The RNA with a sequence from Saccharomyces cerevisiae has 29 modelled nucleotides. Entry title: NMR solution structure of the d3'-hairpin including the exon binding site 1 (EBS1) of the group II intron Sc.ai5gamma. It was solved by solution-state NMR. The entry is an ensemble of 20 models.
[PDB]
RNA sequence: GGAGUAUGUAUUGGCACUGAGCAUACUCC
Numbered sequence: 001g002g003a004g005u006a007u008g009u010a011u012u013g014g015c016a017c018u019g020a021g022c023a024u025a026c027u028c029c
Base pairs, nucleotide, nucleotide: 001029002028003027004026005025006024007023008022009021
Other pairs, nucleotide, nucleotide, family: 011020cWW014016cSS015016cHS019020cHS
């Protein structure tokens, strides 16, 4: 460095939209 587990929240491509992200705590590798 990334995923992962619990907590918190609109953000974002779009103007369309089901929906990711980021963050916290722990942790793994």
Kruschel et al. published it in Rna in 2014: "NMR structure of the 5' splice site in the group IIB intron Sc.ai5 gamma--conformational requirements for exon-intron recognition".